This is an experimental structure of RNA (HIV-1 genomic RNA), with 46 nucleotides shown. The entry also models potassium and chloride ions. Entry title: Crystal structure of HIV-1 subtype F DIS extended duplex RNA bound to ribostamycin (U267OMe). Crystallisation conditions: MPD, cacodylate, MgCl2, KCl, pH 6.2, VAPOR DIFFUSION, SITTING DROP, temperature 310K. Released in 2008, the model rests on X-ray crystallography data to a resolution of 2 angstrom. Bound small molecules: ribostamycin (RIO).
RNA sequence: CUUGCUGAAGUGCACACAGCAAG
RNA sequence: CUUGCUGAAGUGCACACAGCAAG
Ligand code: RIO
Repeated sequence: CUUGCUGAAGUGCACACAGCAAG
Repeated sequence: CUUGCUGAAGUGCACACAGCAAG
C1' cells in the first nucleotide's frame, strides 16, 4: 500500500433527534 | 412540515487515524 474486518470524541455527503430564526 | 443557523460519542455511503487477518 490493496482487499476484508474492528476500534465512543475527527472529515464530506445524505438521514434522524433537539433548540433557535424565517415561512 | 419547508428553508436556514447551531447542538463531543444515533444511522447510512465514503475519507482520515489506529489495529488485526490475507496479500
Ligand atoms: O469502525 C470503522 C467504521 O467507522 C467509521 O468511522 C466513523 C465515521 O463514520 C463517523 N462519521 C465518525 C466516527 N468517529 C467514526 O468512528 C470510527 O473511527 C473512530 C476513530 N477515528 C473509531 O474510534 C471508531 O470506533 C470508528 N467507528 C468508518 O468509516 C467505518 O465505517